[PDB]
Context: bound to proteins that are not shown
DNA sequence: TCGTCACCTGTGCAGTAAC
C1' cells in the first nucleotide's frame, strides 16, 4: 500500500517479582 | 533458571466510509 472496523489464526511477550 | 498476571504483534478476508 485511500482508510475505518470488525473478525480469524498464527506467531510469542511483557511487566513485577524471589 | 523459576512462578504469576497478562495480552502484545503479523498475516489475511470482508463490509462500509460519524451528517
Nucleotide at each position: 500500500u485511500u482508510a475505518c472496523u470488525g473478525c480469524a489464526c498464527a506467531g510469542g511477550u511483557g511487566a513485577c517479582g524471589a